[PDB]
RNA sequence: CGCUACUAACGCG
RNA sequence: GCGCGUAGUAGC
Numbered sequence: 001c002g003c004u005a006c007u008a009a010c011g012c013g
Numbered sequence: 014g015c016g017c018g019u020a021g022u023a024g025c
């Protein structure tokens, strides 16, 4: 770099 | 609700 989750982060629809 | 994206964290 690629892939996923989460964020009591942010933005968008 | 949920979806998309930026970043953070954890993991594969």
Base pairs, nucleotide, nucleotide: 002025003024004023005022006021007020009019010018011017012016013015

An RNA: 25 nucleotides with solved positions. On the sample the depositors note: Central nucleotides of this sequence are highly conserved in yeast pre-mRNAs. Crystals were grown from: 1M ammonium sulfate, 0.2M sodium iodide, pH 6.5, VAPOR DIFFUSION, HANGING DROP, temperature 298.0K. Primary citation: Lin and Kielkopf, Biochemistry (2008), "X-ray structures of U2 snRNA-branchpoint duplexes containing conserved pseudouridines". Method: X-ray diffraction, resolution 1.57 angstrom. The entry became public in 2008. Ions in the entry include sulfate and iodide. Entry title: X-ray structure of a pseudouridine-containing yeast spliceosomal U2 snRNA-intron branch site duplex bound to iodide ions.